[PDB]
RNA sequence: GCGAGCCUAGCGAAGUCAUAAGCUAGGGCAGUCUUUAGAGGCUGACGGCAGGAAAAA
RNA sequence: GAGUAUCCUUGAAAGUGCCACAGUGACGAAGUCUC
RNA sequence: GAGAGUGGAACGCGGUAAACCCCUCGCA
Numbered sequence: 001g002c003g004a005g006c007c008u009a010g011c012g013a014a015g016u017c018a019u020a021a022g023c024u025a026g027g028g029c030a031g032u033c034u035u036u037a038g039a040g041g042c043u044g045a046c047g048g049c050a051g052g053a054a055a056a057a
Numbered sequence: 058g059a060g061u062a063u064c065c066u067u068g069a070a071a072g073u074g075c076c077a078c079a080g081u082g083a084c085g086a087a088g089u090c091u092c
Numbered sequence: 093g094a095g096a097g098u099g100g101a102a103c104g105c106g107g108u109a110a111a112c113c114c115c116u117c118g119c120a
Base pairs, nucleotide, nucleotide: 001119002118003117004116005115006027007026008025009024010023011022028046029044030043031042032041033040047114048113050066051065052064053063072112073111074108075107076106089096090095092093
Other pairs, nucleotide, nucleotide, family: 012021tHS013019tWH015018tWS034039tHS035037tHS047070tSS049111tWH054060tWS054062tHS054086tHH057058tHS067071tWW068070tHS069115cSS076083tWS076101tWS079083tWH079098cSS079102cWW080082tHS080097cSS080102tWS081088cWS081097cWH082085cWS082087cSS082097cWH083084cHS084104cWW085087cWS085103cWH091094cWW102103cHS109112cHS
């Protein structure tokens, strides 16, 4: 340099250990399509902008 | 002077920005008037 | 504490890391 970033479990590059983008199933959240409201469907660039004390010449 | 310099805790990682006209002020324990 | 001015937001675990960049990790 390019790409990944919610939690859990599995598969997962002949890299058959340990890994990854990826895929799958369950769940949490925010957003959203439907609905009286739902159930439910869908998207998610959901690691990191934390808390507090503090002066002087 | 500045809540700035710097010091401190947690964390694997919280360093520098940007929020124009407007508003004293867009984040900085930062803010003009008024009781 | 209450209120108004300004603005779409005025300090609210603010917003934005498709800001810079920082952390972990895979490939080269």
This is an experimental structure of RNA (RIBONUCLEASE P RNA) from Bacillus subtilis, with 120 nucleotides shown. Rfam match: Bacterial RNase P class B. Crystals were grown from: isopropanol, strontium chloride, magnesium chloride, spermine, MES, pH 6.0, VAPOR DIFFUSION, HANGING DROP, temperature 303K. The depositors describe the entry as "Crystal structure of the specificity domain of Ribonuclease P RNA". Krasilnikov et al. published it in Nature in 2003: "Crystal structure of the specificity domain of Ribonuclease P". NCBI's taxonomy places the organism under Bacteria, Bacillati, Caryophanales, Bacillaceae, Bacillus.